[PDB]
RNA sequence: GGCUUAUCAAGAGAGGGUGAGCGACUGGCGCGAAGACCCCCGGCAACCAGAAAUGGUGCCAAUUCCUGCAGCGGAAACGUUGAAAGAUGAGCCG
Numbered sequence: 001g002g003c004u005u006a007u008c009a010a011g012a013g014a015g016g017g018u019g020a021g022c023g024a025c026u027g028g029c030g031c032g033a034a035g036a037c038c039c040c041c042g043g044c045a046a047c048c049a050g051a052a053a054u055g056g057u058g059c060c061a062a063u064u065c066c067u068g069c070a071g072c073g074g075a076a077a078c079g080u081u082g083a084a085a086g087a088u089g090a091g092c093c094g
Base pairs, nucleotide, nucleotide: 001093002092003091004090005089006088007087008086013041015040016039017038021031022030023029025068027066028065042060043059044058047056048055049054064085069082070081071080072079073078
Other pairs, nucleotide, nucleotide, family: 019035tWS019036tHS020032tWS020033tWH020035tHS021036tSS023062tWS026067cWW030061tWS046047cHS050052tHS050053tHS074077tHS
């Protein structure tokens, strides 16, 4: 990194550190020097371990922000269903 499987409309900080981009990519659209991203602490959570107490992960704007490919509906706009893609855990392969 890849294969397999479960889950992805519920759910959560005006706290502190820093300082330019961030929201994975496409079009759109947002956050944002009144501080984004990332970090600590805090919280949600219950995939894994443990008898537990707790711990290894994860997560904490908007559905995975909508979004890309197909089926069904429609005159289209659009709706809906499902793949695909992406993300997390667990096991496994080289």
Source information: Primary citation: Huang et al., Nucleic Acids Res. (2016), "A Critical Base Pair in K-Turns Determines the Conformational Class Adopted, and Correlates with Biological Function". This is an experimental structure of RNA (SAM-I RIBOSWITCH) with a sequence from Thermoanaerobacter tengcongensis, with 94 nucleotides shown. An Rfam search finds the family "SAM riboswitch aptamer (S box leader)" in it. A reference for the family is Grundy and Henkin (1998), "The S box regulon: a new global transcription termination control system for methionine and cysteine biosynthesis genes in gram-positive bacteria", Mol Microbiol. Clan: SAM clan. From the family's description: The SAM riboswitch is found upstream of a number of genes which code for proteins involved in methionine or cysteine biosynthesis in Gram-positive bacteria. The SAM riboswitch acts at the level of transcription termination control. The predicted structure consists of a complex stem-loop region followed by a single stem loop terminator region. An alternative and mutually exclusive form involves bases in the 3' segment of helix 1 with those in the 5' region of helix 5 to form a structure termed the anti-terminator form. This entry represents the conserved core of the complex structure involving helices 1-4. It was solved by X-ray crystallography to 2.65 angstrom. The entry is indexed under RNA, KINK TURN, RNA MOTIF, SAM-I RIBOSWITCH. The PDB entry is titled "SAM-I riboswitch bearing the H. marismortui Kt-7 variant 3bn is CU".